Annotation: Released in 1998, the model rests on X-ray diffraction data to a resolution of 2.86 angstroms. This is an experimental structure of RNA, with 19 nucleotides shown. Sample source: NON-BIOLOGICAL SEQUENCE. The PDB entry is titled "STRUCTURE OF BACTERIOPHAGE COAT PROTEIN-LOOP RNA COMPLEX".
[PDB]
RNA sequence: ACAUGAGGAUCACCCAUGU
Numbered sequence: 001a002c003a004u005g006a007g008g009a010u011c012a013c014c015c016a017u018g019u
Base pairs, nucleotide, nucleotide: 001019002018003017004016005015007014008013
Other pairs, nucleotide, nucleotide, family: 003016cWW
């Protein structure tokens, strides 16, 4: 980066996890 979360938020942000 994705991905999924009956994860969180002050909500276009953060978390954790399996690729």